[PDB]
This is an experimental structure of RNA with a sequence from Escherichia coli, together with DNA, with 92 nucleotides shown.

Context: bound to proteins that are not shown
RNA sequence: UGGCGGUAGCGU
DNA sequence: GGAAGATCGAAAAAAGCACGCTACCGCCCGCGTGGTGGTG
DNA sequence: CACCACCACGCGGGCGGTAGCGTGCTTTTTTCGATCTTCC
Repeated sequence: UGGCGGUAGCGU
């Protein structure tokens, strides 16, 4: 001792 | 009896796009110059 | 001992280039040049 982004999944 | 008022169609700009949760990774200046330390 | 290598670093900002980049949504508001109208 946090944020951003991407990915995949769950319940609707 | 030709320029403001009204219209108006197209172009641009701004705003929005459910909730809760789980797991992982990738990244979090820069660069290329110069001051300064090491050196043949 | 003036020459190379290491780390501060400084301002710099879009980057890399001898230019572009953009490319499968919908609704509302602005606006701006072009067009028709009508009266002072």

The structure was determined by cryo-EM at 2.6 A resolution and released in 2024. Primary citation: Zuber et al., Nat Commun (2024), "Concerted transformation of a hyper-paused transcription complex and its reinforcing protein". Among the 5 different proteins in the entry, which are not shown, are DNA-directed RNA polymerase subunit beta', DNA-directed RNA polymerase subunit alpha and DNA-directed RNA polymerase subunit omega.